[PDB]
Context: bound to proteins that are not shown
């Protein structure tokens, strides 16, 4: 920060309850839509990059596993 609680007080409602403004604080805030984690980890594939050629590289960008 957020949200409850207790009174006075105020407006409604048939009631049951609801709404609204200050106070005060004896209250809480890890359990599915945020702030106490489902998050780790592995592998390939690209140059618009370098390199005489052989090729190396893979940041950015694509995708694939695995948790037995």
């Nucleotide at each position: 920060g957020c949200c409850g609680u207790g009174a006075c007080g105020a407006c409604u409602g048939a009631a049951a309850a609801g709404u609204c403004g200050g106070c005060a604080u004896u209250g809480g805030c890890a359990a599915u839509u945020u702030u106490u984690g489902a998050c780790a980890g592995u592998c390939u594939c690209u140059a618009u990059g370098g390199g005489u050629a052989a090729c190396c590289u893979a940041a950015g960008g694509a995708g694939a596993c695995u948790g037995g």